Source information: 28S rRNA, nucleotides 2357 to 3888 from Homo sapiens: 858 nucleotides with solved positions. The work is reported in "Visualizing the translation landscape in human cells at high resolution" (Zheng et al., Nat Commun, 2025). An Rfam search finds the family "Eukaryotic large subunit ribosomal RNA" in it. For this family Rfam cites "Crystal structure of the ribosome at 5.5 A resolution" (Yusupov et al., Science, 2001). Rfam 15.1 lists 107,465 matches to the family in 2,616 species. The entry has 79 different proteins, among them Small ribosomal subunit protein eS30, 60S ribosomal protein L9 and Ribosomal protein uL16-like. Entry title: In situ human eEF1A-A/T-P-E state 80S ribosome.
Context: one part of a larger RNA, bound to proteins that are not shown
RNA sequence: GGUAGUAGCAAAUAUUCAAACGAGAACUUUGAAGGCCGAAGUGGAGAAGGGUUCCAUGUGAACAGCAGUUGAACAUGGGUCAGUCGGUCCUGAGAGAUGGGCGAGCGCCGUUCCGAAGGGACGGGCGAUGGCCUCCGUUGCCCUCGGCCGAUCGAAAGGGAGUCGGGUUCAGAUCCCCGAAUCCGGAGUGGCGGAGAUGGGCGCCGCGAGGCGUCCAGUGCGGUAACGCGACCGAUCCCGGAGAAGCCGGCGGGAGCCCCGGGGAGAGUUCUCUUUUCUUUGUGAAGGGCAGGGCGCCCUGGAAUGGGUUCGCCCCGAGAGAGGGGCCCGUGCCUUGGAAAGCGUCGCGGUUCCGGCGGCGUCCGGUGAGCUCUCGCUGGCCCUUGAAAAUCCGGGGGAGAGGGUGUAAAUCUCGCGCCGGGCCGUACCCAUAUCCGCAGCAGGUCUCCAAGGUGAACAGCCUCUGGCAUGUUGGAACAAUGUAGGUAAGGGAAGUCGGCAAGCCGGAUCCGUAACUUCGGGAUAAGGAUUGGCUCUAAGGGCUGGGUCGGUCG
RNA sequence: CGGCCGGCGCCUAGCAGCCGACUUAGAACUGGUGCGGACCAGGGGAAUCCGACUGUUUAAUUAAAACAAAGCAUCGCGAAGGCCCGCGGCGGGUGUUGACGCGAUGUGAUUUCUGCCCAGUGCUCUGAAUGUCAAAGUGAAGAAAUUCAAUGAAGCGCGGGUAAACGGCGGGAGUAACUAUGACUCUCUUAAGGUAGCCAAAUGCCUCGUCAUCUAAUUAGUGACGCGCAUGAA
RNA sequence: GGAUGAACGAGAUUCCCACUGUCCCUACCUACUAUCCAGCGAAACCACAGCCAAGGGAACGGGCUUGGCG
Numbered sequence: 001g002g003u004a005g006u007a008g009c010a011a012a013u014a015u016u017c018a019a020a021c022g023a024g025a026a027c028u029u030u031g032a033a034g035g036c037c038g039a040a041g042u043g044g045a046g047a048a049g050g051g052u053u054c055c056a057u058g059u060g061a062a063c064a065g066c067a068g069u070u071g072a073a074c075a076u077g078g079g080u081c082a083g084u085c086g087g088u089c090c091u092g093a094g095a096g097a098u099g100g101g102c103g104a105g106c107g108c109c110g111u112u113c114c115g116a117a118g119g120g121a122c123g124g125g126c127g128a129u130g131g132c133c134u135c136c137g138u139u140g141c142c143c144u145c146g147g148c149c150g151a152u153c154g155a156a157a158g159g160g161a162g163u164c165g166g167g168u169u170c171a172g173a174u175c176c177c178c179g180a181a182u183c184c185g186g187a188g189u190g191g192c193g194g195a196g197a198u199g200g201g202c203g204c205c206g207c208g209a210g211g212c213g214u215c216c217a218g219u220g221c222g223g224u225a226a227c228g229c230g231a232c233c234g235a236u237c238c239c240g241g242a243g244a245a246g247c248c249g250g251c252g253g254g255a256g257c258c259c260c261g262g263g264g265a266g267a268g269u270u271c272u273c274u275u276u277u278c279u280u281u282g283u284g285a286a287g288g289g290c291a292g293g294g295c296g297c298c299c300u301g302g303a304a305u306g307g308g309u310u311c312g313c314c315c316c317g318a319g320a321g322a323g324g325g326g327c328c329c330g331u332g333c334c335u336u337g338g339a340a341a342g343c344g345u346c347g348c349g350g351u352u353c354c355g356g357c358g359g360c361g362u363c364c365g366g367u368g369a370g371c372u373c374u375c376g377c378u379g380g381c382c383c384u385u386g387a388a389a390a391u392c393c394g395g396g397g398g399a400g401a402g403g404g405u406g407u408a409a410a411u412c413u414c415g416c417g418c419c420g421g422g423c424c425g426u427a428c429c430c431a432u433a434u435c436c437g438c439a440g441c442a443g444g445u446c447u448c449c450a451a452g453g454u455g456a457a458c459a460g461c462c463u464c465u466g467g468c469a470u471g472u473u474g475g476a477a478c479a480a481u482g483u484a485g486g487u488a489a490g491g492g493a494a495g496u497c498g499g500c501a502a503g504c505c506g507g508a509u510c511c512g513u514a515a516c517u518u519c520g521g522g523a524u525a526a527g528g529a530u531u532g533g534c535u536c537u538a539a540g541g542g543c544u545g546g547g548u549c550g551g552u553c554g
Numbered sequence: 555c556g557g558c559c560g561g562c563g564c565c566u567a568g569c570a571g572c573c574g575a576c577u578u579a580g581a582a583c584u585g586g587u588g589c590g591g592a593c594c595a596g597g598g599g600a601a602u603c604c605g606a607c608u609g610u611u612u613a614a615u616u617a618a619a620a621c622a623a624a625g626c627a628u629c630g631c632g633a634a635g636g637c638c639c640g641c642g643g644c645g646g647g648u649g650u651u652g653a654c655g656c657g658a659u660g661u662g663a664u665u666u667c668u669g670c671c672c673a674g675u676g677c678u679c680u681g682a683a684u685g686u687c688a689a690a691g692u693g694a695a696g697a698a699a700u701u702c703a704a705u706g707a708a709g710c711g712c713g714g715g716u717a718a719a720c721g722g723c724g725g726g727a728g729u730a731a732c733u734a735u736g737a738c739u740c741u742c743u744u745a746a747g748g749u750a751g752c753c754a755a756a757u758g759c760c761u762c763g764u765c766a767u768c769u770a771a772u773u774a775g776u777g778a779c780g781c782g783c784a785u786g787a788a
Numbered sequence: 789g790g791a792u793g794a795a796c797g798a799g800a801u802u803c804c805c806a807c808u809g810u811c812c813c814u815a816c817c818u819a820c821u822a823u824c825c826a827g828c829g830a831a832a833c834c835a836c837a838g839c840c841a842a843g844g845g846a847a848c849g850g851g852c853u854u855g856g857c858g
Base pairs, nucleotide, nucleotide: 001834002833008828009827015033016032017031018030019029020028035468036467037466043449044448045447046446049429050428054078055077056076057075058074059073063071064070083182084181085425086424087423089159090158094153095152100109101108102107113115120145121144123143124142125141126140127139131136163180164179165178166177167176183421184420185419186418191416192415193414194412195411199216200215201214202213203212204211205210219401220229221228222227233400237396238395239394240393241392242391246381247380248379249378250377251376252375253374254373255372256371257370258368259366260365261364262363263281264280265279266278267277268276286336287335288334289333290332292329293328294327295326297325298324299323300322306316307315308314342362343361344360345359346358347357348356349354382386435444436443451463452462453461454460473826474825475824476823482820483819484818485817486816487815488814490812491811494810499807507531508530509529510528511527516521518663532584533583535581536580537579538578539577540576541573542572543571544570545569549560550555551559585589597805598804599803600802601801602800603799604797605796609621610620625661626660627659628658629657630656631655636648637647638646639645665791666790667789669723670722671721674720675719676716677715678714679713681712685710686709692703693702694701695700724742725741726740727739728738751785752782763779764778765777766776767775836850839856840855841854842853843852
Other pairs, nucleotide, nucleotide, family: 003832tWS004831tHH005006cHS005829tHS006830tWH007829tHS010820cSS011432tWW012432tWS012471tHS014034tWS021025tWH022024tHS022069cWS025069tWS026473tWS027066tWW034469cWW035470cHS037042tSS038463tHS039464tWH040458cHS041465tWW047430tHS048430tHS048431cWW052080tWW053427cWH060071tHS062073cWS066473tWS072433tHS078171tSS079080cWH082426tWH083162tSS086156cSS088160tHS090389cSS091155tWH091388cSS092154tHS093154tHS096111tWS096151tHS097111tWH099110tHS102642cSS103105tHS108642tWS112117tWW112150tWS115117cHS122235cWS128138tWH129130cSS129133tWS130137cWH155158tHS155387tWW157446tWS158387cWS159389tWS161183cSS163174tSS164284cSS168173tWH169171tHS180285tWS187417cWW194231tWS196410tHS197409tHH198218cSS198408tWH206209tHS217405tWH218404tHS218406tWW223226tHS225298cSS226325tWS230231cHS230232tWS230414cSS234398tSS234399tHS235398tHS236397tHS243390tHS244389tHH245388tWH250311cWS269274cWS282341cWH283337tWS283338tHS283339tWH284337tHS284338tWH285337tHS291330tHS301321tHS302319tWS302320tHS303316tWS303317tWS303319tHS307320tSS309313tHS310312tHS312378tWS330332cHS382384tHS384386cSS402409cSS403406cSS429434tSS431445tWH437441tWS455457tHS455459tHS460593cSS480822tHS481821cWW488809tWS489813cWW492808tHS492810tHS493499tHS493500cWH493501cWW493808tWH495810cSS496498tHS503807cSS506590tWS512526tHS513525tHS514523tHH515522tHS517520tWS518520cHS534582cWW549562cWS552557tWS553554cHS553556cWS554556tWS560561cHS564566tHS588591cHS589591cSS606794tWS607623tHS611618tWH624662tHS626718tWS632652tSS633651tWW635649tWW636656tSS661788cSS664792cWW667787tWS668788cWH671745cSS672719tHH687706tWS687708tHS691704cWW696699tHS717720cHS722746tSS729736tWS729737tHS730735tWH736737cHS736738tHS743747tWS744746tHS748749cHS748786tWS749787tWH750786tHS751790tSS754761cWH755757tHS758760tWS768774tWW769771tHS787789cSS809813cWS835851cWW844849tWH
C1' cells in the first nucleotide's frame, strides 16, 4: 500500500433557551430552566505517591482519539513564612559495630557472649590566688561514690512539655497581621516582693501603753480524720507511681447535630387559603467561681422481723442503712478574655481596589431508648491475658548546710518581672484527569466529617448544603441481527445432559408448626389470616403543692 | 396585709393543678377487595452420596468430596539431649523452653467398633560362645621392597519384639426322605486365609444385574438381595 | 479407618407442590447500538487472485482439460 474513509468514537438517566467575547460556539463564560450525585456523595480535608501539575496573564503551532474562544497543553511571570503542626528525641519487631571467634580472602558469625568495656559526680583533702587577692567562681592531683552489663540505628499512624480567636491573598497561613496565652531553658555580678521569720522569760525605765539590756526558741501552719493552705532546706542511696495498655456487652453524665413552641431581621407564595414557608439568631485557649458526674476515701454508729440496691448485678460485724464530711474530673454554666471582634440586616461617604462610618439585633423556652464524639460505672471472654524505652513526679533516709536574736542567714516546686527557642518540611492533586496500570485506562490505591422524609436501619428511593454536565463526539431516522429490560391467551418442564435462565415466595402482626435429633436444633419448618384512609376510645409517665389558726406587726 | 413558737387538725382507700414523649390494643365509618400499593424484601417439601461443622485453596478456566480443624493414636527426647540450620567457630533455631514440654507422623467432630497375620520389607532390643569384617597396631620370612600369619570396631549375618509400621488376609470335591441350596464331612495349602460391618455404593467387568417402588412409558432415583472382576475396619 | 448420625454446605444426584415464554409458538414494546450524515479514524490478514460440474492430479481445484458460461 490494499484492507479503508472501513471497524469504530454505545458502561454509570439529560439536556434546553438567551446573551457576551470572538473570524469562527453543540462543547467557553454569564443568566434562566430541567435533571443527577443524595452526607457509606460526583461534597469538604489528609497519608503514600507525583513534583510545580498550584496562581495570574497571553497564544491557538502540536496535544487534550469531534471541537474549543477552554485546558493538568504551550510561553512569560509569581507563589510554600512556625518555640507551642510534624520531623528532630524514645524504644518496638528488628538491624548492627567493637571484644572475641571463624575465614584463602573481600569479609561474616555473634550482640553479651572468651573485654582491664565506668573519662562522670554537688562530696572531702592537697595545692597552684588565676581574680573586685572579703569571698565565691577556675584548674591539676588524691580519697570516696558511681552495673542502663553495653556502641549505634530503628515509627511524619505507637510514647512524646507547650496556640488559640479574628482578619488578610490571584495563589500562604493554628506559620503572615491584630489580639489573647502558654511550654522549655537561662540569669554569675543575685531582678522585685512574699515565705523561712522574726516570739517568750528575767532584770530595768516608763502613770498605763511602750522602749533598754540579757537569756532562750524559731528548716511553716490547720483539720478527730479523709485531707487542706502560697511557698514549706536537704545529697549520694533506696522504694514507688505516671508513661503503660486487649476485645466485647449493658447502663449513665456532658457536648455537637437533629426536633418542637414562641420573639426579631431578611427573603419566598398569595388564582384562593396560609399570624404562613425558608434562611439566620457566636463566644477560643488560659485563669477564677459554681453546677454536674465519680470515689474500693474519712467521722459517728452498730444492722435478723435482715436490709440497701441495679436494666443486669451486686454490697454489708473485714462495718449495711442513715447523718455529716473529704478528694478527683470538671470538655457544662457564669465571669476575665467580650464585643472593641464576628455575623444578620438597614443606610451614608469615598482612598481608581476603605480590617471605612453609622443605626438596630444577635432573645426566650421545651424536648428525647434520637444520631455522633467523649467521660464514667459495672460486667462478660481467653490452654489468647493484650509493648518497650525516653521522660516526669512522689515518698523513705538524714550525710550536710544555714544565724545568734539580726529588719537575720542557708533555702524556696509562691506571685510578678527580664532574655532566648536554631535546622528541615509546609503550594497543589489525593483520583471515573495531577498516584500505579505504556494513556485524561469502567481496574487498583490507607483514613477523617456526615442533614431532612420514609423506614428496623450508615438499606433502597426522594430532597437541602456542597458539587457536577452524563463520563474521549454530535445530528437525523427507528430495518435486520444483537446487548439490557418488560409483557404474553390456553397448557405448565411436554424444552434441555440437566428447571440453565426466568418466574413464584418475600416485611410486620396474630395463630400454627412434622419426621428426625448429639435434646442444643430442625424452625421464618410446612400451613393460614390480617395489613389502606379517616374519626375516635382505652392503657402505658414526670413535676410541684396537701395545714387546724392574727394567741399577731418580722 | 408579712415573719419566729405554739393552744392551734386529720390528705394516711390519696388528692389538686401543670407539663410531656412515643407505643400498643380496640371500635366505627369508608374506597371498583385495594392497601409490606414504589422501594426494601426467604419458593417450599421428601430423600441418596460426600465432607462433621465455622475456616482455607489452584491471583488469570477446577471453591470441591480437596486442605485445615477439634478429637483419636503412635513415635523420639531428662539437655554431654531429641528435631533442625550452618562453609566455619562447642556457632545457631525450638529455647524468656523442660515431658500437662518440644519435635515427627497418621487418622480426622460425636456415637459404635477398630478382627486375624511379625512369613516379606522396614524399625527396634541383645551381644552370648559368636561367622565375616578396613585402616592402624603385633608377630614371622626375606637383603629390602614385599609376602604371610595371628588378632578382630561398627555394619551385615545369627536371636527377640513390633501392624492406630509399610502392607497382606486361599482353593478343590462330596453331602439333608421332591427338586434346589448345603448346616455337615474330606483333603491341598498359607505368615494369616477378609472378622464385625457395608454394597451393582463416588468402589461390580459381566450389567441397562435380579426383585419391589416411583412413570403411560425410566440405561435415571430409592428400597432389598449378594461367591463382592477388584468392599471392609485409624 | 469400617458403619452410622443431628446441624451445616454457591458440593454431586432423584422425585413432588408451587411457579413460570424452557417449550408448543412465537408476537409486541422500551433503552443503547447497528444504519445514514458532519468531524475523526485504526488493526488482523495479503504468492497472484477470487462463478461452477466432471475429469485427471500429492488419491477433495480459484487457476489445468472438457463442458456450463461470463